[PDB]
Context: bound to proteins that are not shown
RNA sequence: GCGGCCGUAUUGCAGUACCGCGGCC
Numbered sequence: 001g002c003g004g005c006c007g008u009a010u011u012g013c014a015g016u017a018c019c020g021c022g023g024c025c
Base pairs, nucleotide, nucleotide: 003025004024005023006022007021008020
Other pairs, nucleotide, nucleotide, family: none
C1' cells in the first nucleotide's frame, strides 16, 4: 500500500482538495 469484522460518537439545512475515533482478524 489493500481489505474484512466489531464497536462507539456526531441526527447535523448545505454548496465541497480530503474527512470522526477506537478494537480485533
This is an experimental structure of RNA (U2-SL4) with a sequence from Drosophila melanogaster, with 25 nucleotides shown. The entry also contains Probable U2 small nuclear ribonucleoprotein A' and U1 small nuclear ribonucleoprotein A, not shown here. The depositors describe the entry as "'Crystal structure of the Drosophila melanogaster SNF/U2A'/U2-SL4 complex". Released in 2018, the model rests on X-ray crystallography data to a resolution of 1.9 A. Crystals were grown from: 20 % (w/v) PEG 3350, 0.2 M Li2SO4 and 15 mM sarcosine as an additive. Primary citation: Weber et al., Nat Commun (2018), "Molecular principles underlying dual RNA specificity in the Drosophila SNF protein".